[PDB]
Context: bound to proteins that are not shown
RNA sequence: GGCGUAUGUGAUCUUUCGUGUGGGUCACCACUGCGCC
Numbered sequence: 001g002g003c004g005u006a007u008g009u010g011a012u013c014u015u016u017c018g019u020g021u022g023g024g025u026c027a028c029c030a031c032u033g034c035g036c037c
Stems, first nucleotide, its partner, number of pairs: 001037006008028007
Other pairs, nucleotide, nucleotide, family: 006029tWH007021tHS008031cWS009030cWS018019cHS028030cHS
């Protein structure tokens, strides 16, 4: 530098839920972290 991810970011359906992140779908890598070359 490049690629790909996600407990990352965004959209979105659902949730309406009382104190350190509810569930799913999609998007992307700009932020964060992790991988690969």